Annotation: Keywords: In situ, Ribosome, Chloramphenicol, cryo-ET, TRANSLATION. Shown are 30 nucleotides from a PDB entry: RNA (tRNA-Lys (A-site)) from Mycoplasmoides pneumoniae M129. It was solved by cryo-electron microscopy to 3.2 angstrom. An Rfam search finds the family "tRNA" in it. About the family: Transfer RNA (tRNA) molecules are approximately 80 nucleotides in length. Their secondary structure includes four short double-helical elements and three loops (D, anti-codon, and T loops). Further hydrogen bonds mediate the characteristic L-shaped molecular structure. tRNAs have two regions of fundamental functional importance: the anti-codon, which is responsible for specific mRNA codon recognition, and the 3' end, to which the tRNAs corresponding amino acid is attached (by aminoacyl-tRNA synthetases). tRNAs cope with the degeneracy of the genetic code in two manners: having more than one tRNA (with a specific anti-codon) for a particular amino acid; and 'wobble' base-pairing, i.e. permitting non-standard base-pairing at the 3rd anti-codon position. The family is grouped with related families in Rfam's "tRNA clan". The family's RNA type in Rfam is transfer RNA. The literature on the family includes a 1993 paper in Trends Biochem Sci by Hou, "The tertiary structure of tRNA and the development of the genetic code". The 2025 paper behind the entry is "Structural insights into context-dependent inhibitory mechanisms of chloramphenicol in cells". The reconstruction used 30,774 particles. Ions in the entry include magnesium and zinc.

RNA sequence: AGCUC
RNA sequence: GAGCAAAUGACUCUUAAUCAUUGGG
Repeated sequence: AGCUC
Repeated sequence: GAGCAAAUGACUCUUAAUCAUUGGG
């Protein structure tokens, strides 16, 4: 990477 | 790459939960 790092 | 989400199976009368696997930039 559908979302958080 | 990590953890969730999703799926596949294991598990059970059937699920949940759990267990592993896993594609997915």